[PDB]
Context: one part of a larger RNA, bound to proteins that are not shown
RNA sequence: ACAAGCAGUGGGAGCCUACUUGUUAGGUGACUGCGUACCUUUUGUAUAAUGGGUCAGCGACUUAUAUUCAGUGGCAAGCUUAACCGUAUAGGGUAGGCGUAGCGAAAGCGAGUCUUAAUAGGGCGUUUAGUCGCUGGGUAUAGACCCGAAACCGGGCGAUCUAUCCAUGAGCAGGUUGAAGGUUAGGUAACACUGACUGGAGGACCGAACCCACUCCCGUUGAAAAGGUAGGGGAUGACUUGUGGAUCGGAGUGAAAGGCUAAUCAAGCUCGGAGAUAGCUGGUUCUCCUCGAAAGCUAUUUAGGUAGCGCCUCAUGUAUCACUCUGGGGGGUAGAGCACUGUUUCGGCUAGGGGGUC
RNA sequence: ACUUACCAAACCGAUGCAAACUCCGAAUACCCAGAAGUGCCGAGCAUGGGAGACACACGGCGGGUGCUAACGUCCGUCGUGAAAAGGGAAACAACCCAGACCGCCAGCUAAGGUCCCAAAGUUGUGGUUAAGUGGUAAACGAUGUGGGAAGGCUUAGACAGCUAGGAGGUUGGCUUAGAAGCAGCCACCCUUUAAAGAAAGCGUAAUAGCUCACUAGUCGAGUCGGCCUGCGCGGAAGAUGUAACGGGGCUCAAACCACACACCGAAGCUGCGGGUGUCACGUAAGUGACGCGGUAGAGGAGCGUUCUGUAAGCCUGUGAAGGUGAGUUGAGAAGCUUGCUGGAGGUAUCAGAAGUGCGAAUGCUGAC
Numbered sequence: 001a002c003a004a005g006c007a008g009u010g011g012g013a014g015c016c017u018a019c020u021u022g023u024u025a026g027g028u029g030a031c032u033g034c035g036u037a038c039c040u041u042u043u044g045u046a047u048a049a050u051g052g053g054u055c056a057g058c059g060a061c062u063u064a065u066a067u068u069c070a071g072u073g074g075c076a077a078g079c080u081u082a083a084c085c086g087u088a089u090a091g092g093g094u095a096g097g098c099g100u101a102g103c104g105a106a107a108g109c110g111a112g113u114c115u116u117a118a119u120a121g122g123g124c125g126u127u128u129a130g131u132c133g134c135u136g137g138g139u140a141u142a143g144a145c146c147c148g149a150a151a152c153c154g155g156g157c158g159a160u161c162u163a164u165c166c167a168u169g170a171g172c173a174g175g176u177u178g179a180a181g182g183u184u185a186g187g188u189a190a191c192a193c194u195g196a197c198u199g200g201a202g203g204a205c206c207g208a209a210c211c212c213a214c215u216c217c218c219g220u221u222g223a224a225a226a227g228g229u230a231g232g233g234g235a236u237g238a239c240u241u242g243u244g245g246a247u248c249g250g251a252g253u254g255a256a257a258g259g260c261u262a263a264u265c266a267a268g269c270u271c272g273g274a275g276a277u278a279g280c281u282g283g284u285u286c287u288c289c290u291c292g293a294a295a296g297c298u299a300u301u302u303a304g305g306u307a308g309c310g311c312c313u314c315a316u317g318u319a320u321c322a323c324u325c326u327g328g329g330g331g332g333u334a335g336a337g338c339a340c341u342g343u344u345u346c347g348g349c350u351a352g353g354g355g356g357u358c
Numbered sequence: 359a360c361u362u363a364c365c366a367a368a369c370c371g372a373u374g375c376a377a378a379c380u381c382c383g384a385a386u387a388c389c390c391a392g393a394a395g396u397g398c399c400g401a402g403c404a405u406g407g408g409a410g411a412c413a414c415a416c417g418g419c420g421g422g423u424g425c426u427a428a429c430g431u432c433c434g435u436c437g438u439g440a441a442a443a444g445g446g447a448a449a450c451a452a453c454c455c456a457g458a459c460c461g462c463c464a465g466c467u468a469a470g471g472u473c474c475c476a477a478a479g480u481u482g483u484g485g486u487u488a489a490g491u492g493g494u495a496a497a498c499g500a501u502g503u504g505g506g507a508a509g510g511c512u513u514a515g516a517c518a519g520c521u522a523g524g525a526g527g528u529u530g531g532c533u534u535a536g537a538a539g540c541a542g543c544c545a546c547c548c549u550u551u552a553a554a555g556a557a558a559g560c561g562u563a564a565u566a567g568c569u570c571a572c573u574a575g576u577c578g579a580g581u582c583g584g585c586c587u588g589c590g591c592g593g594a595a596g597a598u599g600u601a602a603c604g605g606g607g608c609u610c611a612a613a614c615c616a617c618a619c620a621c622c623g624a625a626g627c628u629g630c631g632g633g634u635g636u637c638a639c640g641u642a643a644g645u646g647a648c649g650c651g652g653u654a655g656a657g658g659a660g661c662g663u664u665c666u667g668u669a670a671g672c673c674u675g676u677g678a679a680g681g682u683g684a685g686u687u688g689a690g691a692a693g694c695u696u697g698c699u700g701g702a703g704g705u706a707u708c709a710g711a712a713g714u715g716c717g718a719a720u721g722c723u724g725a726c
């Protein structure tokens, strides 16, 4: 064990346990209303977008030095020292820094000064407090909130893999074919030329070892980070192979595929510069209260970045603001119209054009 | 040399269009001045400290663009989402109602609803629909059905049905194999009579068979087709499964139209209790008013952890830290008391310093 879904939450029966014996505590929870995790990123995510298997531990706004603003202190027209000295957080040291005056590019002048021909106008200044701490917000230079490139450069380590080369060794069962040449018998004026016998050439042929890797299948968390079974190619050569040696990082080596240089190659590995840089992606950890956007404009080798203004917040100062009513304004839109500029359709009248005269 | 077959300037009259036409011309909106009250105690402005943001989206309205296509694209403007929960729209950012400080097993309402699912009218009154229309669609089609205003014929016989008639010249000039009523051009006139147009369609080789207009009788009361309009019908075919009311089901409705009285319905409003912000009165405890959704972000106030001082103190083997349960206190981070475990350390208070708080980073290590 007749029942449909983020698994809880609201209601709620029953049962069990314990005393306080039912307005109690604990456990479970039938049945039922409502109800699609979280993070990130986004205009917008249950989203079938991202991230997390879980737990425990660790894991991201720091520090130094300069500086600005605020708060809170000291002293105050002054304030404060640095290095340094100092039986050393004291005290000294007042060099220096800031302030007490500004204007001017400056000489300079000075509560004025600059411009100017100007004593006029105009610009800035003058009618009144700074400075040194401490704490915090922000800024500068620093790795500067943390993690993360592809890369660049410097010094080294590698040719026990592989590529080429150098030296010195080794290997290639078996079976075919039958070049040149030779000999001999003919033949030729001679060279030639012919037959037979012979001979044993070859990046020659068939085919094991060996080297290779064309096909299929299998295998693909493999027996194996490249194999196996069955077939396949070369197999005396530009062959295969052992040992030792040489050449290497903008360098080598390459019968050339950007191939190979230790399972790493359109520039190896290793350490250092180094915490390269990352306008990009991800992440960023306790609580409560008040307020509360933007996704716009302008500029930008700018467009998914940034900067000023706009919009948020805090502080200080100061007196405006909104709604409505009344009053004063300009406008050229909706609508309308044909007065202009275009575009329509009929009708009347009439140039002018085209026919018959010519 | 004169007159016009045929096009056409201008002008005159009628008649329309226009983002880049205007003789005109609003509403709004905008600018300014004065004035009352209300501003949550302030709105405004200035200066300065700190930002975030410069990917927007949908809906309405005004437009460009596109096909007046797109959940399209680009502007203006307002609303919402973003950064806004609650209720309704079945489900459903952007639509409708409404802006959640907390609690209540109180009440009233909004949008939307009231037969069952599923709270509240199987409410009342008067109509419409028969299509499950409601509960998807056009041009167009149709004796569906309701209402209204008119018109024609009509008891001197209307409409329909039934019976009977439905003529000549002439076989209309002409054309034609044959047109003779209808094939082809034109004519389609006249008399006869209560009436018959030189004949619709089935259609012949021409006469033709039937037969429409027309009339007579019969019939005895309405009849005919146009308009405006309400609600319906057809047009109407799709792919996993009914599947175009959410479902059940619904038709003097549980549909639609109108009116009315009730009720339901939210985290809106009110009631009751509590907390907090800002102003004002308070030189007080506290009262009063108005507030208290929130991302980025600004501002304010705190908890806790490790270490230093306070502290050669205080607590602690009569049991420290840690671990594991229970109870309790506060708005919260959290604090406090205690059972068990544990076996030697801990730290009040107020200050001061930070390697100070983790779930995410395909985070790192270990365990599983």
Base pairs, nucleotide, nucleotide: 008034009033010032011031014028015027016026017025018024019022038051040049053726054725055724056723057722058721063142064141065140066139067138068137069136070135071134072133073132074131075130078098079097080096084092085091102109103108112124113123114122115121145283146282148280152273153272154271155270156269157268163247164246165245166244167243168242169241170240171239172237174206175205176204177202181198182197183196184195185194186193210234211233212232214231215230217228218227249265251261252260253259286660287659288658289657290656291655296309297308298307299306300305311410312408313407314406315405316404317403318402321397322396323395324393325392326391327390328389329388335382336380337379341376342375343374345372346371347370348369352365353364354362355361356360414439415438416437417436418435419434420433421432422431423430444455445454446453459632460631461630462629464628465627466626470622471621472620473606474605475604479619481618482617483616484615485614486613492608498592499591502589503588504587505586506585509582510581511580519576520575521574522573523572527548530544559568560567633650634649635648636647637646638645639644661715663712664711665710666709667708671705672704673703680699681698682697683696684695685694686693687692
Other pairs, nucleotide, nucleotide, family: 012030tHS013029tHS037052cWW038718tWS039050cWW042044tHS043451tWS045049tWH059716tWS059719tHS060283tWS060716tWH061284cHS062144tWS074079tSS076129tWS077099tWS081095tWH083093tHS086090tHS101110tSS103123tSS104106tHS104107tHS111125tWS116118tHS116120tHS142144tHS147281cWW149277tWH150276tWH151274tWW158249tWH158262tHS159162tWS159247tWH159252tWS163253tSS172208cWS173207tHS178200tSS178201tHS179200tHS180199tHS187192tHS188190tHS209235tHS213214cHS216229cWW219224tWS222224tHS223227cWS248251cSS249268tHS250267tHS254257tWS287690cSS292654tHS293653tWH294411tSS294441tHH295440tWS297412cHS307412tWH313656tSS319400tWW320401cWH330387cWW331386cWW332333cHS332383tWS333384tWH334383tHS337339cWS338340cHS338376tWH340379cWS344373cWW349368cWW350367tWS354363tHS357359cWH358359cHS380381cHS409655cSS410654cSS415452tHS416452tSS424427tHS424428tHS439451cSS442457tSS442458tHS443457tHS443625tWS444624cSS445469tSS455468cSS458651cWS467624tWH468623tHS469623tHS471478tWS477622cSS480612cWH487489cHS487611tWW488609tWS489609tWW490491cHS490492tWS491611tWH493607tWW496594tHH497593tHS500590cWW507584cWW508583cWW512579tWS513579tHS515578tWS515579tHS516578tHS516580tSS524571tHS526548cWW528556cWH531543cWW534536tHS536537cWH539557cSS540561tWW540562cWH551553tHS552573cSS557570tHS558569tWS561566tHS562563tHS599600cHS599601cHS603606tWH607612tWS609611cWS611613cHS640642tWS652653cHS660691tSS661691tSS662714cWS668707cWW669706tHH674702tWS675702tWS677701tSS677702tHS678701tHS678703tSS679700tHS
Keywords: Ribosome, PAO1, wild type, antibiotic resistance. This is an experimental structure of RNA (23S ribosomal RNA, nucleotides 516 to 1247) from Pseudomonas aeruginosa PAO1, with 726 nucleotides shown. The sample was in a buffer at pH 7.6. The entry also models zinc and magnesium ions. Method: cryo-EM, resolution 2.46 angstrom. The entry became public in 2025. An Rfam search finds the family "Bacterial large subunit ribosomal RNA" in it. A reference for the family is Cannone et al. (2002), "The comparative RNA web (CRW) site: an online database of comparative sequence and structure information for ribosomal, intron, and other RNAs", BMC Bioinformatics. Its family is annotated with structural constituent of ribosome and ribosome in the Gene Ontology.